[PDB]
Context: one part of a larger RNA, bound to proteins that are not shown
Molecule: 23S rRNA, nucleotides 5 to 613
Organism: Mycobacterium tuberculosis
RNA sequence: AAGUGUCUAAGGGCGCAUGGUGGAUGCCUUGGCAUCGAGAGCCGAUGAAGGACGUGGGAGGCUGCGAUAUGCCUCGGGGAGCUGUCAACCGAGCGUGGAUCCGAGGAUUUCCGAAUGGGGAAACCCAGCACGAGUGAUGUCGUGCUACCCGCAUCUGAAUAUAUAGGGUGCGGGAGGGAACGCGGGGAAGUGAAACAUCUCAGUACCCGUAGGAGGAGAAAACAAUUGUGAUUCCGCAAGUAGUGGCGAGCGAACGCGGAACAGGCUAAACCGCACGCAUGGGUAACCGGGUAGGGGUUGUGUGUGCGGGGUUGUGGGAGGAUAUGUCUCAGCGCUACCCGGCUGAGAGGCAGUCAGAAAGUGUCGUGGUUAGCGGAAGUGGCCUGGGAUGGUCUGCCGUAGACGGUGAGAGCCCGGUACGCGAAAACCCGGCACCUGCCUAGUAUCAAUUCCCGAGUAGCAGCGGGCCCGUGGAAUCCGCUGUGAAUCCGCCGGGACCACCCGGUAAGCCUAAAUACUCCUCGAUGACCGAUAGCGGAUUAGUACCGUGAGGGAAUGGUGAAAAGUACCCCGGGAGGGGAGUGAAAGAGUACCUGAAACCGUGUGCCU
Numbered sequence: 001a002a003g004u005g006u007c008u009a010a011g012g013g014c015g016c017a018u019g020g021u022g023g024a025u026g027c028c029u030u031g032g033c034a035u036c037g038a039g040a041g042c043c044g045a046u047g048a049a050g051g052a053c054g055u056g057g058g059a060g061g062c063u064g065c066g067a068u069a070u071g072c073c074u075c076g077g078g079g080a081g082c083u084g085u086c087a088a089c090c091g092a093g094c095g096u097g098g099a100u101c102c103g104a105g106g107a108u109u110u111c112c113g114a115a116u117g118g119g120g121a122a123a124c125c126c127a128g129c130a131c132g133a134g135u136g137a138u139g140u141c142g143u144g145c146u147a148c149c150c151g152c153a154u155c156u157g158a159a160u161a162u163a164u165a166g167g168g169u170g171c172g173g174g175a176g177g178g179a180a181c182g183c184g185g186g187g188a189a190g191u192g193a194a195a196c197a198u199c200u201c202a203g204u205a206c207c208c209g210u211a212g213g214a215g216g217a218g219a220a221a222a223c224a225a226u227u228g229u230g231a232u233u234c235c236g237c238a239a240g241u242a243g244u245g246g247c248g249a250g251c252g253a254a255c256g257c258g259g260a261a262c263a264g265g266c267u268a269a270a271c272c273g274c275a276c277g278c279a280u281g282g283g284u285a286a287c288c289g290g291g292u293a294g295g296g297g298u299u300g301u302g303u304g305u306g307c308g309g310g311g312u313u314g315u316g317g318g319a320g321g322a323u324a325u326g327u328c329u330c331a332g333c334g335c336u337a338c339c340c341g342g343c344u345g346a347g348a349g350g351c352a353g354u355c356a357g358a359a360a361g362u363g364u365c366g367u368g369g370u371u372a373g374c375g376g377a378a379g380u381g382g383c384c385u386g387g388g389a390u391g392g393u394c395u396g397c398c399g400u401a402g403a404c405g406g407u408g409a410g411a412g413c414c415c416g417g418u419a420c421g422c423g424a425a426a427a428c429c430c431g432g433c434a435c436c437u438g439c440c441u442a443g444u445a446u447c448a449a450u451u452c453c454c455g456a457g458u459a460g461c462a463g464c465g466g467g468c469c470c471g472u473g474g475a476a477u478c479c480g481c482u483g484u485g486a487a488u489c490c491g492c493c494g495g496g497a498c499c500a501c502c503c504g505g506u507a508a509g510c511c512u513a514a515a516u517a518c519u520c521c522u523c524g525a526u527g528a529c530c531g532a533u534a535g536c537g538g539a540u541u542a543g544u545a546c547c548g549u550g551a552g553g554g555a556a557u558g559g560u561g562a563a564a565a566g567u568a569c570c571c572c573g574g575g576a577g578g579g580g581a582g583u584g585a586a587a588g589a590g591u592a593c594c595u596g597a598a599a600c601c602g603u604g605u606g607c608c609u
Base pairs, nucleotide, nucleotide: 011609012608013607014606015605016604017603018602019601020600026594027559028558031530032529033527034526035525036524037523038522039521040519041518042177043176050112051111052110053066054065055064057090058089060086061085062084072106073105074104075103076102077101081094082093083092117126118125119124127146128145129144130143131142132141133140148174149173150172151171152170153169154168155167156166181212182210183209184208185207186206192199196246222229223228233260234259235258236257237256243251244250264511265510266509267455271309272308273307274306275305276304278302279301280300281299287296288295289340290339291338292337293336294335314489316454317453318452319451321447322446323445327348328347329346330345331344332343349440350439351438352437353436361435362434363433364432365431366430368429369428370427371426373422374421375420379395381394382393383392384391396413397412398402404416405415406414460484461483462482463481464480465479466478470496491506492505493504494503495502546553547552566593569580570579571578572577
Other pairs, nucleotide, nucleotide, family: 009010cHS009011cHS021599tHS022598tHS023596tSS023597tHS024596tHS025595cWW029531tHS029532tWH031535tSS032535tSS041213tHS044114tWS045116cWH045175tWS047114tHS047115tWS048115tHH049113tHS050122tWS051123tSS054069tSS056062tWH056084cWH059087tWW063070cWW071107cWW076372tSS078100tHS079098tWS079099tHS080095tWS080096tWH080098tHS081099tWS112122cSS120122cSS134139tHS135137tHS157163tHS157165tHS158164tWH159163tWH178179cHS180213cWW181517cSS182215tSS187203tWS187205tHS188204tWH189202tHH191200cWW192249cSS193248cSS198248tWW199249tWS203204cHS212214cSS213518tWS214516tWH217232cSS218231cSS219263tWS219264tHS219512tWH220230tHS221492tWS221505cSS222504tHS224503cWS225495tWS231514tWW232515tWW238255tHS239254tHH240241cHS240252tWS241253tWH242252tHS243469tSS245248tHS245249tHS245471cWS248471cWH249471cWW260515cSS261514cSS262513cWS263512tWS263513tWH264356tSS268312tWH269311tHS269453cSS270310tHS270318tSS277303cWW285299tSS287295cWW313316cSS314506tHS316489tHS320448cWW325442tHS326442cSS353355cHS354360cWH355357tHS355358cWH358438cWS360436cWS376401tWS376419tHS377398cSS377401tWS377417cWH378412tSS385389tWH386388tHS386409tWS387408tSS388408tSS400419cSS401418cWS403417tHS407411tWH409410cSS424426cHS456487tHH457458cHS457485tWS458486tWH458508cSS459485tHS467477cWW468476tWW470473cWS470475tWS473474cHS487491cSS519520cHS519521cHS530534cSS532539tWS532558tHS534539tWH537542tSS540557cWS542556tHH543544cHS543554tWS544555tWH545554tHS548550tHS548551tHS560564tWH560589cSS561563tHS561565tHS561586cWS562585tHH563584cWS564587tWW565583cSS565589tWW566590tSS566591tHS567581cWS567590tHS568581tHS573575tHS573576tHS582590tWW583587tWH584586tHS584589tHS
């Protein structure tokens, strides 16, 4: 000379080792969800529900309470600690002469709120009257009463005379709230109809009125059909049936059968009495209980308004007449002497009673119940592991108790308890007995078929609607407005146009338990329900923080450890933080705390670039 020939890494990739962050997973839970069985089912002018502001020895929140303010009194229970909680730190005290605590009753109870003396921007302002306090006297303080409307009772009676409106006084009552359930009234759209108006959705959502512990309904002017049933309500069928429907989408009975639970009662009317009012005789009422004869002969006669008696039914029943009688008695009276009475009042008996059929209250008694609670059997057993035994293994025992939970890990015998059994001053609920209340005080049957009554601007009819399986249809039954407008049993209504016959029933007055619905709430249970992105929005300061002018909308955040034993002391450091010691079974539990995944971020290192 020509040729061959490594290595490195500014940074990067892959794999390991070792950390950080983060908070999944696992296992938990003073929290939820869904039911079941029992209760209680209202609160409020005697001031509610819900609040504002205060109140403790110490700041605030929660909770309790209200200037007597985490409390006052009384009666019960209970029996050694206590002065609530976040949430400790203290301080200062109380308690066997019975504290704290649990139950019942009472006292207190600021201000706002229906809020109601007047006003008001809720929680504030300003009064009047009466009685007290205080001041030298105004000022000031304390306690009561003072809204409006309705009903009742009383006084007054404007224009205006009758009078009324209105006004005064005194008593009662209402108002507002509540989760659901009830009843009456008003009443959508989206959606479906593959468009859409009838129709549907749906008599739903929503709204208004108004209740009760339930409500509504309820005692045939009903069904049925040749037989019969016999108030209502609710459940199962009948039955997705008969039907109905731009016969489209859809909608959709009843008869009857099987069950739960059972219950029936008051009135209006005719008529007879009594009170207010009017006509007539304003005396001929011929009435005054009928009659037997008279008596005053004038107050009878006739109707309206009310109170008594009478009446209450469908095989029609009552009222009114003639045969047909006095729970028991007594005082009065019914013009007089008599028969028969009848009425009022009282006494004597029977019945019923807190009820639909009447409404309250007062005592006493509960094997009654609720509201505190008490007792209640049986291992300090040995050994092993362990920080710890409730684990394993030997053993002992109870059981009318082996439910559940706690205790340093799976406990019938350790604890609270469990089975089972005791327990109530007082209050409340329920029941009983008396007081008490009220009803019954002759009418029963027969006959008569002459009369009266049997729920009125209702029924029926016509028009327009609503609702029934039924969308107007031949459209019955039921409800509303308008018009017309009956009769009282020889009446009237129903049996799906209507007519005749037959059957059923008795409208236009009222009340009525149970079977059914629901749970704001209070006890006691349960779960092949959740377990902290779940389960309530809410295990945590939750309807809070925050957002919005407002109506409204509306979160996130649980776990040391068996026990704080929560790291004395020393060192670096201004601190924060760390190291060494120490506690603990464990710090591979250090208040950033059980376990501690992944994303993501480092440091070291092997290989490669």